[PDB]
Context: bound to proteins that are not shown
RNA sequence: CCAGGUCUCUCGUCCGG
RNA sequence: GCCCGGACGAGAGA
Numbered sequence: 001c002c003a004g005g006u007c008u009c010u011c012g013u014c015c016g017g
Numbered sequence: 018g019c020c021c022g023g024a025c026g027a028g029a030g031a
Stems, first nucleotide, its partner, number of pairs: 006031012
Other pairs, nucleotide, nucleotide, family: none
C1' cells in the first nucleotide's frame, strides 16, 4: 500500500483487426 | 457507417 471466492451477462474506458 | 477481437474498470444477477 494492499487484503475479501466461483460464474454469467451488460455497460464504460482504452487498444486493436 | 457496419462487423469482429483484446486489456482493464464497474454494475447487476446466481